[PDB]
Context: one part of a larger RNA
RNA sequence: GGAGAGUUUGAUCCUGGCUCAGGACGAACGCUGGCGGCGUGCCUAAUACAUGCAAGUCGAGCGGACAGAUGGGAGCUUGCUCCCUGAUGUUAGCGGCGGACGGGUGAGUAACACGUGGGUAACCUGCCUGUAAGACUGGGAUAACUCCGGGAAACCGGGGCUAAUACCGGAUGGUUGUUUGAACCGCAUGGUUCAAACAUAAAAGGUGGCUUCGGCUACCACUUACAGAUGGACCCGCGGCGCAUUAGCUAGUUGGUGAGGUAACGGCUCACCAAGGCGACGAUGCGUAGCCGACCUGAGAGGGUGAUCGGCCACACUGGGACUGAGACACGGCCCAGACUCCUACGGGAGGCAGCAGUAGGGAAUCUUCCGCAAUGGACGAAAGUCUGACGGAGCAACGCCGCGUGAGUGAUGAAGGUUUUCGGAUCGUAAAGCUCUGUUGUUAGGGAAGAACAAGUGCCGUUCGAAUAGGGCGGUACCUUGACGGUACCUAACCAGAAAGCCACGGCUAACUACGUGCCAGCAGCCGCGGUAAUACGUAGGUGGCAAGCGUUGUCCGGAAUUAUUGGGCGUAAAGGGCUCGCAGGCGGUUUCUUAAGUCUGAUGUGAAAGCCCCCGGCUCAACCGGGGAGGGUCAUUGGAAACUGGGGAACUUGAGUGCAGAAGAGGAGAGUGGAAUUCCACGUGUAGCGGUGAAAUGCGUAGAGAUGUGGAGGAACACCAGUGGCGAAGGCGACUCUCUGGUCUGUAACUGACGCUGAGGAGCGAAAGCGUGGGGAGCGAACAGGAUUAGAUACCCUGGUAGUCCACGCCGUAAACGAUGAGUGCUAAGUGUUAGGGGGUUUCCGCCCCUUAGUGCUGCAGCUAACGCAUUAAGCACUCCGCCUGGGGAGUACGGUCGCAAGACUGAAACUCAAAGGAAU
Repeated sequence: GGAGAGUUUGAUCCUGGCUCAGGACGAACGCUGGCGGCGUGCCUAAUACAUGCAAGUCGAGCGGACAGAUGGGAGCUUGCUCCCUGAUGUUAGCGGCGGACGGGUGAGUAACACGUGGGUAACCUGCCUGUAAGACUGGGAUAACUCCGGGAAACCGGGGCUAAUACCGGAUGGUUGUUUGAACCGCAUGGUUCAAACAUAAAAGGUGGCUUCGGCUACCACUUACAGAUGGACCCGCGGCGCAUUAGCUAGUUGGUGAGGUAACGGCUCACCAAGGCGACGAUGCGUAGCCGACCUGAGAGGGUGAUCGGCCACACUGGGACUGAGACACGGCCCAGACUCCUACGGGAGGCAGCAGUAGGGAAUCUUCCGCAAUGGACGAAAGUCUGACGGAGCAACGCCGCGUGAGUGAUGAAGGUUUUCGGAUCGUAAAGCUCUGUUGUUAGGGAAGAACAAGUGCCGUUCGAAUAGGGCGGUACCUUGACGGUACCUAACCAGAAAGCCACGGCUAACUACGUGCCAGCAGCCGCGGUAAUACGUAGGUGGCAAGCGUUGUCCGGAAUUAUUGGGCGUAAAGGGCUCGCAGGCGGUUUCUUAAGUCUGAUGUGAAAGCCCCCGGCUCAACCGGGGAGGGUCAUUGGAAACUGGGGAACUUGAGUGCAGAAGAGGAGAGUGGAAUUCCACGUGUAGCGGUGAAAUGCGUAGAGAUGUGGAGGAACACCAGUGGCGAAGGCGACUCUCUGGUCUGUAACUGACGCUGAGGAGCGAAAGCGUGGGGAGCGAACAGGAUUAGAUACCCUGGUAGUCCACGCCGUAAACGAUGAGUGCUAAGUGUUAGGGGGUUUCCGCCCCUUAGUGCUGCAGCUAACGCAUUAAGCACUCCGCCUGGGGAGUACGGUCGCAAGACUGAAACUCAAAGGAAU
C1' cells in the first nucleotide's frame, strides 16, 4: 500500500477485446439559478486593428525667455498706471540618469535551449557599499534665444551669439602595454606578488552655512586603485521527443600553422597546408516541441500535461545591420528593405495593441474603452513630489474550490393534499399543521474597521568628520502627516427565521415503480438492448438515494487495463517459432588460484531556489489559507575503504569444445556408365468381330483386319520384391545396379589441445511443387482445350482424346498445412516396453541367453505442467543464455513507398472506416 462488474454460449471453462463505476479541467453547451468568501477567465487568428491610456524625471548642471516684488522710483482721475530686477518661481531648449527594468506572448528552437555539471588560469561586471589617490592647470564650440532663407505644410538649412555637471589640451597618476630582472610556483596554456625605466591615461562643480575674502567645511557629487558584492558571457559530463515506408551525411567540413577579431576561449573569420570529422550507441533528413519548478492520475512502477504562479530561454508587424554604452546588436528607438495603417496642396513625413481596456474577424468558447498610486515595488531627485493600465482595488462571468450556513427545538392532526384501486388506501411525518425561540449571516436604519509603515517636514541627544559653537548627515530620541477600495467589511437594533434551496439520479454495475398514451410507429440507447395493441428502460402523469445552486450533456487525460507485462504477459491447438543453415557485429559464457579494481557496495563532504504537495507540523476563531526546522531530491562530483560477485591481466586444470588413434552403419550429396519389368508406338506371323468404357451410356478405336496372341525393333520415364513409427540429411529431401569424387554422424580409446564455447539482428547460402528463360527430350501421365455423358443448367465430378508441364542441362524464382502447426544450446527431474547402429561384461567352444551402457527412433506412463485436449528424459516439467514472433475481429498481407525478380510475383507493410464480438477446448 494494490477491490471489481457487464457483455461471445443452449449451458461451460478459457483466450480476447469492448463497455461501466473513480479522479481530474483554463472547459463548452442545455436547463435552472439566492447570497457570500478566495481563486480563475483568447486554449482558436505570433490575425488585422478605430480611440484613449501604459516612462518619464532632475531648476541645488543650464543660458534663456516668462513671472515674482521685499523695497526705492511712479505720472498722479486714489482711480489706475507703472520704471528698476526682490528673495527666487513656471522650466519649451540644452546636459544627466533611466528608458536594456517592470509588463506581454511562446512564434522559432531537437540546441549546451533547458535541468543537474568548470575554468574562474579564457571572461565581463555600471549602479550599491568599503578600503585606498585626486576635481590642478588650457581653451574652443553649440542648442535655445535671436537673424536669414525655407517649408500651405508637416518639419528644416544657413549666420552671429550665450551657457552648462556637454566636449577637447597638457603635467604628474599605482591602472594598461612594453622591456629589464627577481620572488614564488601550478592543472599544460601558466598564475600570483614586488621594483626601476620607457610610453599612455584623471576630474566638475551646483547647493546651504561660515570666510581672518588666505581659505576651510559638510550632505550631494566628478575622477583613479585593491576589494567585496551583484548581474551577465563561454565551456563541459550526464539527462529528458516520434519516424529507418528517413542510411549515408559534411567541404570552413575535421585538425594544423599563421594573421585578424572578440570582454573572452575557439573554423569564430580568413590565408596556406593536409585529409579528416560524424554515423546502426541512429548520423543526416522529415515531423513535432520552448525547457524546468511543478500539475493531473496511479499502491507503486509508470503514464499524461507544462493555462494561471516562480526560474532559465527566446521573440517583439516581416527580414537585415550597426550605433550608444557597464549593458540591447533595443517591447512602446534609429538606419535600410517588405507587406499593412495614418498624414501630406505629392516634394515628403508618422506608426506597429504578443502593454491595459476595447473593436472586428476567427471560434464551442473567455471580461470593464472602470477608480486610485492610499498600499507594495520601480525610475528620476538632496528632498517635496512627479510619472507608473507594474501594482492595489473595483466591474463582469455559478468557470472552479469552499464557506458557515440557509437554524436549533417543542410538537402524531398522521390532518389538509396527491395519483392509483383488489373502492380500499399508504407514506412523507415530529418535519409541518399550530409555531417559538437564537442571531452564523442579513431583511432596514444608526455606529464603523484594521489596512498607515510613514517619507519627510520639526524638535533633541550621543558619535565621527568639522578653522569651527558654523552647518548638515549618520546611530537613540520627540512632535508631525496621508486611504482608491469605502460609509465597503464588521457591530448594534428593530420590520423579523422572515430574505438563503439546488440539481441530478433510482434495470444491473450502484442503495432506490406504477397508471395512461403509443403500437418496429413515434421514439430510446455508456454497454447489454427496448417498441409489431397489457412497454417496472419511450411520450406523458403521479411517486424516491447521493452530494449539496447547481448539476446533466459533449471533449481531453490518468485509472480500473498484471491490456506492451522492468515491476508484471505470452507463442502445440486461442494472436504468436523465422522453411532451414553458415555466420559478421552484438548478447551470454566451465573450475581453481593470484593480481587489478572499471562495474558492484560503502563512509564522509557540496548543491538540488521560492511557492506547491507532504514528516513533526504551529499561527490566522478551524479554514476554501500563511511561517520555521526537516525529508525527498543525483545511473552527480571529489576522496578513503571493501573485494565475494561481474569485468581486465598473469598462472593452472580437463569435466565443455576440438584433434589424434581404432571401429561401425547409412536411399547424405555430385558425376559417369549399366540393368531388368511394364506401358506406348512401329513392323511382321496367327486369327476375326468386336474392343473399350460407365451407375447406366455414348464419344472413341475396329473388317483400310481392331481387341487378343506370338516375335522383333524404337524410345522415354520410374525403379516390383528387399521396405521396416527402418536408415541418412540442417531443412527441402534422398529408394535398381556399378565405379569415380565427396560431406556428416555414431561408438570406443583418452595420446594431444586447454573455454578454443553457446546463440546470432543484418549479411550470405540452401530451399517441395508449381512457374519462368535458352537449348534438348517426350513413353506414361496430364492444367488448358475438344468431344461424349450427366444435369434445370454443368464453363464440374464420370468417359474418350489431348497441349503446356512432368524428364535433362544451365540459369532464374524463393514460396507450401516448408508441420511435431512445438527456435537453438545446456543441465536437472519415476518407471515399463519395442526397434536401428555400436561398446563393455558375464558361466559358455561358439551360437544363444542374461546383465550393463552410449547415441538415435517409437509406444505406454510418474511427478510436474495445462483452459481443456493433452505433454511427460525425443517435455508442453524445473532452470539459465541468446534469437524470432504475438497484442480483439474485419479492412489486409491490401494501399502507398522501397528492395529484389524476365515475368509471375516475393519481401517489407499502414490508415481511414466498421463491428462487439472474432476465437480455443470441452459439454

The RNA (16S rRNA, nucleotides 8 to 930) from Bacillus subtilis subsp. subtilis str. 168 has 923 modelled nucleotides.
Morici et al. published it in Nat Commun in 2024: "RAPP-containing arrest peptides induce translational stalling by short circuiting the ribosomal peptidyltransferase activity".
It was solved by electron microscopy to 2.3 angstroms.
It holds a match to the Rfam family "Bacterial small subunit ribosomal RNA". The family is grouped with related families in Rfam's "SSU clan". Rfam links the family to the GO terms structural constituent of ribosome and ribosome. The family has 99 seed sequences and 42,628 matches in Rfam 15.1.
It comes from the structure "B. subtilis ApdA-stalled ribosomal complex".
The organism belongs to Bacillus subtilis subsp. subtilis, within Bacteria.
The reconstruction used 142,978 particles.